The depositors describe the entry as "Pol II elongation complex with an N6-methyladenine-containing template and a matched UMPNPP". This is an experimental structure of RNA with a sequence from Saccharomyces cerevisiae, together with DNA, with 52 nucleotides shown.

Context: bound to proteins that are not shown
RNA sequence: AUGGAGAGG
DNA sequence: CTACCGATAAGCAGTACGACCTCTCCATG
DNA sequence: CTGCTTATCGGTAG
Repeated sequence: AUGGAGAGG
C1' cells in the first nucleotide's frame, strides 16, 4: 500500500 | 368504412445512493 | 427514479 475483522462517541 | 400510422399510457429492466469522525487488531502481495 | 421501448389502443387519415 491493498484487503479484512472488532471496537469507541 | 377499414386501416395502419402516430402516439401513449403501461408496465418493465437494471441502478445509483446507502451518517460522521475516531481507536486498535489481523492477513496477503 | 429516469429512461428505456414492447405492443397495444384509439382517432383521424384517405

Crystallisation conditions: 390mM (NH4)2HPO4/NaH2PO4, pH 6.5, 50mM dioxane, 10mM DTT, 10-12.5% PEG6000, VAPOR DIFFUSION, HANGING DROP, temperature 298K.
Among the 10 different proteins in the entry, which are not shown, are DNA-directed RNA polymerase II subunit RPB2, DNA-directed RNA polymerase II subunit RPB11 and DNA-directed RNA polymerase II subunit RPB1.
Wang et al. published it in J.Am.Chem.Soc. in 2017: "Epigenetic DNA Modification N6-Methyladenine Causes Site-Specific RNA Polymerase II Transcriptional Pausing".